RNA sequence: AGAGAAGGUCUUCUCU
RNA sequence: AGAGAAGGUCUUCUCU
Repeated sequence: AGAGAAGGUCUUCUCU
Repeated sequence: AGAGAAGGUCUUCUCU
């Protein structure tokens, strides 16, 4: 760096 | 606000 897994912040669209 | 879909930045672990 690419990918797999997990999480935070933010953004777009929709439902409730 | 919760949820569904998509994306950016960042973080943790692993593979290549």
Solved structure of RNA, 32 nucleotides shown. Keywords: Diaminopurine, RNA, Non-canonical base pair. Released in 2024, the model rests on X-ray diffraction data to a resolution of 1.64 angstrom. The 2024 paper behind the entry is "Diaminopurine in Nonenzymatic RNA Template Copying".